[PDB]
Method: cryo-EM, resolution 4.6 A. The entry became public in 2021. This is an experimental structure of RNA (pri-miRNA 166f) with a sequence from Arabidopsis thaliana, with 109 nucleotides shown. The reconstruction used 653,929 particles. NCBI's taxonomy places the organism under Eukaryota, Euphyllophyta, Magnoliopsida, rosids, Arabidopsis. Protein in the same entry: Endoribonuclease Dicer homolog 1. An Rfam search finds the family "mir-166 microRNA precursor family" in it. On this family, see Reinhart et al., Genes Dev 2002: "MicroRNAs in plants". Rfam describes the family as follows. This family represents the plant microRNA (miRNA) precursor mir-166.
Context: bound to proteins that are not shown
RNA sequence: UGAGCCAAAAGUUCAGGUGAAUGAUGCCUGGCUCGAGACCAUUCAAUCUCAUG
RNA sequence: UAU
RNA sequence: GA
RNA sequence: GAUG
RNA sequence: UGAUGAUGUCGGACCAGGCUUCAUUCCCCUCAACUU
RNA sequence: UUGC
RNA sequence: CUCAAUC
Numbered sequence: 001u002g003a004g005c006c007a008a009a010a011g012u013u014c015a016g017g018u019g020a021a022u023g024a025u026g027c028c029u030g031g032c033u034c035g036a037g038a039c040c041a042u043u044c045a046a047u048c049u050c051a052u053g
Numbered sequence: 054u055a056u
Numbered sequence: 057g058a
Numbered sequence: 059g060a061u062g
Numbered sequence: 063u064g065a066u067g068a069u070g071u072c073g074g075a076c077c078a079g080g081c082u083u084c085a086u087u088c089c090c091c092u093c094a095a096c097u098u
Numbered sequence: 099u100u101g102c
Numbered sequence: 103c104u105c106a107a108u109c
Base pairs, nucleotide, nucleotide: 002105003104004103007100008099009098010097011096012095013094015092016091017090019088020087021086022085023084026081027080028079029078030077031076034073035072036071038069040067041066042065043064046061047060048059049058050057051056052055
């Protein structure tokens, strides 16, 4: 000075797991507001019976 | 009668 | 007044 | 007082 | 009669949450390697 | 590239 | 680890 090989490190390409983030969602729940109803509360107006004896 |  |  |  | 006060239905007009998944990116941990 |  | 100038 090169060539292979042998371990490691730093990268890079993977097979994967691992979480997170951001989207795309999907699903479900609660209530608001208004009309209709139905049934309970109250009872004018009017009615309706009993008294006052 | 007025209630 | 009930 | 009721009914309403 | 009527008005109000409740409840229970049925339709209008509203609104806020909760679960939740895929797509992409990234993280971490292995793995098959490769380059120096 | 080192270790070697 | 090697090589061999090569110590």